[PDB]
RNA sequence: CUUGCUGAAGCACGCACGGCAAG
Numbered sequence: 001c002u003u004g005c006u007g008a009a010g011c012a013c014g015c016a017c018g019g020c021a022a023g
Base pairs, nucleotide, nucleotide: 001023002022003021004020005019006018007017
C1' cells in the first nucleotide's frame, strides 16, 4: 500500500462507503 472480504446500511429498483482479512 492494493485486491479481496466484511461491517451499519447496501443486496433487487438508481447507486456505494469504512475497516479488517489475503497479498
The RNA (HIV-1Lai SL1) has 23 modelled nucleotides. The entry is indexed under HIV, SL1, hairpin, RNA, HIV-1Lai. Released in 2002, the model rests on solution NMR data. The entry is an ensemble of 19 models. Entry title: Solution structure of HIV-1Lai mutated SL1 hairpin.